[PDB]
Keywords: Ligase, RNA, pseudo-knot, LIGASE-RNA COMPLEX.
Shown are 77 nucleotides from a PDB entry: RNA (bacterial tRNA).
Rfam match: tRNA. From the family's description: Transfer RNA (tRNA) molecules are approximately 80 nucleotides in length. Rfam 15.1 lists 5,335,975 matches to the family in 14,413 species. The literature on the family includes a 1993 paper in Trends Biochem Sci by Hou, "The tertiary structure of tRNA and the development of the genetic code".
Nakanishi et al. published it in Nature in 2009: "Structural basis for translational fidelity ensured by transfer RNA lysidine synthetase".
Crystals were grown by vapor diffusion, hanging drop at pH 6.5.
Method: X-ray diffraction, resolution 3.65 angstrom. The entry became public in 2009.
Context: bound to proteins that are not shown
RNA sequence: GGACCUUUAGCUCAGUUGGUUAGAGCAGACGGCUCAUAACCGUCCGGCCGUAGGUUCGAGUCCUACAAGGUCCACCA
Numbered sequence: 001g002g003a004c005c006u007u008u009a010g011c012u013c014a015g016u017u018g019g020u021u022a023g024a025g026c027a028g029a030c031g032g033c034u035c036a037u038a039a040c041c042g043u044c045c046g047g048c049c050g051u052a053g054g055u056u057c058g059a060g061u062c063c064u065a066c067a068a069g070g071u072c073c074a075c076c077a
Stems, first nucleotide, its partner, number of pairs: 001073007010026004019057001028044005050066005
Other pairs, nucleotide, nucleotide, family: 008022tWS009010cHS015022cWS015049tWW018056tWS018058cWS022047tHS023047tWH037038cHS049060cWS055059tWH056058tHS
C1' cells in the first nucleotide's frame, strides 16, 4: 500500500424495512429470601450512540474521511 468487518452508558450485547420513544444484562448504590457453606428475588443510578463532515422533511439506522479495535494479504521473510 491492498481487502473485509466491528464500534450503542464503566463493562458485555439488542436496536424492527430511514422516524425517534434506544432496549436488556454485569458492575456500582439500594431493599429482601438462606434453620443450607456458599452462586437467588425485586428497585434505583448510569444513553454525547467512537470523533467531525455530509445525503434527507427526518438519521442510532445510508455516504465520506479520520480514529481505535479485529481477520487476511503485502512489505518484512